Solved structure of RNA (18S ribosomal RNA, nucleotides 1196 to 1995) from Drosophila melanogaster, 745 nucleotides shown. It holds a match to the Rfam family "Eukaryotic small subunit ribosomal RNA". A reference for the family is Yusupov et al. (2001), "Crystal structure of the ribosome at 5.5 A resolution", Science. Gene Ontology terms of the family: ribosome and structural constituent of ribosome. Hopes et al. published it in Nucleic Acids Res. in 2022: "Ribosome heterogeneity in Drosophila melanogaster gonads through paralog-switching".
Context: one part of a larger RNA, bound to proteins that are not shown
RNA sequence: GGGGAAGUAUGGUUGCAAAGCUGAAACUUAAAGGAAUUGAC
RNA sequence: GGAAGGGCACCACCAGGAGUGGAGCCUGCGGCUUAAUUUGACUCAACACGGGAAAACUUACCAGGUCGAACAUAAGUGUGUAAGACAGAUUGAUAGCUCUUUCUCGAAUCUAUGGGUGGUGGUGCAUGGCCGUUCUUAGUUCGUGGAGUGAUUUGUCUGGUUAAUUCCGAUAACGAACGAGACUCAAAUAUAUUAAAUAGAUAUCUUCAGGAUUAUGGUGCUGAAGCUUAUGUA
RNA sequence: UAUGUAAGUGGAGCCGUACCUGUUGGUUUGUCCCAUUAUAAGGACACUAGCUUCUUAAAUGGACAAAUUGCGUCUAGCAAUAAUGAGAUUGAGCAAUAACAGGUCUGUGAUGCCCUUAGAUGUCCUGGGCUGCACGCGCGCUACAAUGAAAGUAUCAACGUGUAUUUCCUAGACCGAGAGGUCCGGGUAAACCGCUGAACCACUUUCAUGCUUGGGAUUGUGAACUGAAACUGUUCACGAUGAACUUGGAAUUCCCAGUAAGUGUGAGUCAUUAACUCGCAUUGAUUACGUCCCUGCCCUUUGUACACACCGCCCGUCGCUACUACCGAUUGAAUUAUUUAGUGAGGUCUCCGGACGUGAUCACUGUGACG
RNA sequence: UGUUACGGUUGUUUCGCAAAAGUUGACCGAACUUGAUUAUUUAGAGGAAGUAAAAGUCGUAACAAGGUUUCCGUAGGUGAACCUGCGGAAGGAUCAUUA
Numbered sequence: 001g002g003g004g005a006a007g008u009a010u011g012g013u014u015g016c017a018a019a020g021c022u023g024a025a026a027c028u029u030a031a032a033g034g035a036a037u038u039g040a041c
Numbered sequence: 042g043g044a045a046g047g048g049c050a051c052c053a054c055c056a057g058g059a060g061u062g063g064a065g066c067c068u069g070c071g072g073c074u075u076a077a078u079u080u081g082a083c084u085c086a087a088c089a090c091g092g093g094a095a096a097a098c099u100u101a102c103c104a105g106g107u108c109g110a111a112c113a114u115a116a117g118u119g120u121g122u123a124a125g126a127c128a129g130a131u132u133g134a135u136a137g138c139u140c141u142u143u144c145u146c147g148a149a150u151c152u153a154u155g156g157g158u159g160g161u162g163g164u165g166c167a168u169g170g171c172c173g174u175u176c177u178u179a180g181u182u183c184g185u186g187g188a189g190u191g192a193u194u195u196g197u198c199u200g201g202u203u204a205a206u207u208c209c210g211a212u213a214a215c216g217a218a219c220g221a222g223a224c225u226c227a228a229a230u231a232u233a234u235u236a237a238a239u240a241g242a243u244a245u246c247u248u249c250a251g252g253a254u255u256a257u258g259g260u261g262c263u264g265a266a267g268c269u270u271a272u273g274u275a
Numbered sequence: 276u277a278u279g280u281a282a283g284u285g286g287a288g289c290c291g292u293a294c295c296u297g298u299u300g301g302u303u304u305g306u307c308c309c310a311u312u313a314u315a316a317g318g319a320c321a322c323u324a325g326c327u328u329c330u331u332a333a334a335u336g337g338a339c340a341a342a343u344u345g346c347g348u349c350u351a352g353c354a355a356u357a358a359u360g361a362g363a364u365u366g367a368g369c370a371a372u373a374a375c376a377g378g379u380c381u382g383u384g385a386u387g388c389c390c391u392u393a394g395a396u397g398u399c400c401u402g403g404g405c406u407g408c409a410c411g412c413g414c415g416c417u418a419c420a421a422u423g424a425a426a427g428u429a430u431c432a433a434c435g436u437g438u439a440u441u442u443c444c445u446a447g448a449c450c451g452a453g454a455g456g457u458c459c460g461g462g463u464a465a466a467c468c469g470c471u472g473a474a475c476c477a478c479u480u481u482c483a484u485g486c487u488u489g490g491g492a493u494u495g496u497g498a499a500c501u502g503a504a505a506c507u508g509u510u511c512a513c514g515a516u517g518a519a520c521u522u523g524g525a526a527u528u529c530c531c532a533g534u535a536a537g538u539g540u541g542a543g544u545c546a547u548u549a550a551c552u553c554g555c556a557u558u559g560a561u562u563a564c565g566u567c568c569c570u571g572c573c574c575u576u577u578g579u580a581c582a583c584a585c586c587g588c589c590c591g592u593c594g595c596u597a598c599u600a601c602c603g604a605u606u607g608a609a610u611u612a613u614u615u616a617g618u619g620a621g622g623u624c625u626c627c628g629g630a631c632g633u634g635a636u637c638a639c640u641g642u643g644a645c646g
Numbered sequence: 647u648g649u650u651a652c653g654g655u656u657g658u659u660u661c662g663c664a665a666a667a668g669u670u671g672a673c674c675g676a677a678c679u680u681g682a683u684u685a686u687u688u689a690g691a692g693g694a695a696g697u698a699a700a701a702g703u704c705g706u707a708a709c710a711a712g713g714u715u716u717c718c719g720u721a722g723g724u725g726a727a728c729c730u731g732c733g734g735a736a737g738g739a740u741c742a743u744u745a
Stems, first nucleotide, its partner, number of pairs: 002029003011022004047573002053566002057530004064417001066415001068413004072408001080091002102403005108397001125144001159391002162389003170379003173375001175373001180219003200209002224368003241326001244302001246300001256292005271280004305320002419523001423482002426479001428477001437467001444461001447458004489520001494515001499510001536558004541553002587709001590705002596698004601693002605689001607688004612683003616679002621674004627668001632663001634661002643650003715736001717734007
C1' cells in the first nucleotide's frame, strides 16, 4: 500500500484554552503522482 | 509567451519628412431595407479585395417567362403519331409557348420506362491545384562514431567577425546535403572592332539669305527706295 | 482681287557678289562613268568629292578589391585615401525542412460526395438588382490658398501602346462656344501617329487674404458622344448654382538617394466609364548613419503544475440542481442480549397426614371341634 | 355353652401392615412485572460539511522572477480565493570567485 473523501466524523485521553496525540467509513474515481527530453534569443 | 546575456531590420523605433484620422467626394465592407439589394473574404495574413471600373449581357440573386435531353422495352400502324405561321384571345415581343379556325414538309415509332446529362447548387472542416502568410528570416537533415535504458541529444559549437549556420578558429565524422551565396535580368563602360531604311556627326554641294558684320561694281538728290489711281488679265 | 505700267508719289538709296547665319536634297563602292528608268564596281580621282562619335549590340571590357593605411586570436588593422566611363553601374527575381483544418468546389472537362433535372439550381428571353439608407468602418482623390488662384510667355521627358475574321493609332484640311462632326491620309509599325517636342516649374501681369477671384461639392437647363436601350446618372460641353472646408482630436501609417514628397504620361481592364492597380519619367529635399526603451523577430542559458502549448492552466466564496454521511432540542422511539430486586408456576426432597384394606386379636356365632 | 375348624353388609377394644388425597419446609426454578446496562437499527425543526460539476456570478490566489519568490509552523484579520506578523526551510530566482 491507487487518488480523494480526510488528519475529517465519532469515542478515549492530555490542555486554562488554543489545541495535541490516537482515528474511521459511507460515498467518489482512472488516473493522481516521480524523474528526465523536446517545444518561449 | 511577459526571467537574465546576446545579436538584427524603418511592415522596429529614434531624428525627422509626408500623411491619413477633420472637411466634401469616389469606392470597399457592414448594418438597413427590399421581390432580390447574389455573393467569397473579418487582427497582422478581410476590407479601389475576388483583378469585383456592372444599363442589358455578366449574374451566381428577384419577378415574369422559356427550353428539354438520349435506351431495351412499348402502343398508334402511314385513316397522320407530327411540326409550324396568319387570324381574334394570351402577349413583354406574335410564343402555333398555348388557341378560337385553317393547310402543312409527316417517322427521332416524339415512352410512362435505362437513367445518364448540366449546374456560378452544398462542403476548402472530404480533396487536387495554385497562392498566402508562418519567416524582412537563417534556418534544416543524413548515413559513422563515441552520449543515454529511452524520449532524444552530439555533428548543427566558446570566442572573434559576417547580411548570413559566412568564415577563420575550439577544430567530438565529415568528403557531406538543401538553404544563404554563387547564379539570371537594368542605364554607367574602349565603338578599339564589323552594325543602320533610327539618329546623325560632319564635310561640301547646295538651296531657305538678312548684315553692310563684309568688299562694294553700277548707282544716289538728276528722283532711287517707298507709295496710289486706271482697267485688262482671274 | 493680284499684277503691268504710267501718273500718283516721294527725297535717299538702289542693285550684284562673296564672308558671316539659316532650308534642302542626294551625298549607301565618293565623282564621272555605265548596264540600268535611274544606284555600285567595271574608268580614274578626293584616291576617300559624309563617316560611324551617335542611338542601337551581336560582343568582350567593365572597384578586375596585394588599393596604402602605428595588424586586430599572424587571418575580415572602416577609414574616407587610388581611380578620374568605374569610389556597388544596383534594384529586382530566385528561395529549404516542417507546417495552417489560411484562402480558393464561384478559374478550369480539378474533384470526392451531397442536391437537382421535361415542373431547372440547368437554359435562353423581358424586366429588376448587385448602385437603393437614419448609420459605422478602411484604401484614396481636390482642398483648406500669396510659395497661392489667375492670365500669359518660355519651352524638357520616359515606359509604353496602335486596325485584317476586328473598329486601333491617328496625320491632314474643314466646320462647330464647345461637345464634336465632315472630308481625305498614314500606320501592322526604329521608318506612320511622333523628333510623341509630358507636366509641374520658369516670366511679366490681374488679383490685395477678405470661406475671396481659395475651394466646386451642390441643383436647374440645354447641347453632346458611345452604343437597340441611359433613369441615386454611360460619360461629356457651355452659362448659371458657390455649401462644407481655413492645416484637422485622441490615436496613427509610410520611408534613407535620384530616395521621400510634388508633378504628369502610358498600359491593365474598357460599346462608351478611373475617380483605382501595375509600370514610366520629371522636380527634388529634411533627417538617422544609431540603439534595443518601443511592437519586434533568430536552434544561447534557466524556469515551470503549460496537451489544442499564456487567448494555456487554475482557485475558493456565492447561486441553482441532485445525492451521501454528519451534529442536533425531542432526555425521541423500535429492538436484541444479559442482569439487580420482587412475586412465583410446576416438580424433586422431606416433617406430618393416614381415607380403603389389611395379618393377628378382644370378639361374632353356626356347624367340625372342644366345655 | 363358649371359642375356634369354617364363614361372615361381624362389630368392637386390642396392633401391628402398607398406603392415597392432603400437608410442613428446604431445594431446583419456568414465568412475569420492574430497575438497569449492553449491542444494534431508526425519526427530527434547524445547522454545518463533502462530492456531482458540465454552462451561472464575482474576483486571479498557484504554476514564468505568475507580476508581493513558493511552501511550513502558529497567531490575528478579511466577500472569497487570501493577506500580514515572528521563527524555519529551498522543493529558489543564489551550488559562487571577485584579495
Among the 77 different proteins in the entry, which are not shown, are 60S ribosomal protein L23, 40S ribosomal protein S15Aa and 40S ribosomal protein S28. It was solved by electron microscopy to 3.5 A.